[PDB]
RNA sequence: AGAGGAGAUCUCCUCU
RNA sequence: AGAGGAGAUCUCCUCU
Numbered sequence: 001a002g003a004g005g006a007g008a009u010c011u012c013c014u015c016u
Numbered sequence: 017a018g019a020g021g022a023g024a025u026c027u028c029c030u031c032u
Stems, first nucleotide, its partner, number of pairs: 001032004006027006013020004
C1' cells in the first nucleotide's frame, strides 16, 4: 500500500 | 424518521 472483518459519518436512490 | 440498493471518507483489527 492492497484485500478482508467489524464500526462511524456522509452522498444518492427505492420502499414503508 | 426507519429499513434497504449503490457509492465516498474515516476508525479499528487480521492477512499478504

An RNA: 32 nucleotides with solved positions.
The entry is indexed under Diaminopurine, RNA, Non-canonical base pair.
Crystallisation conditions: 10 mM Magnesium chloride hexahydrate, 50 mM HEPES sodium pH 7.0, 4.0 M Lithium chloride.
The depositors describe the entry as "16mer self-complementary duplex RNA with D:C pair sequence 1".
The 2024 paper behind the entry is "Diaminopurine in Nonenzymatic RNA Template Copying".
Ions in the entry include magnesium.
The structure was determined by X-ray diffraction at 1.42 angstrom resolution and released in 2024.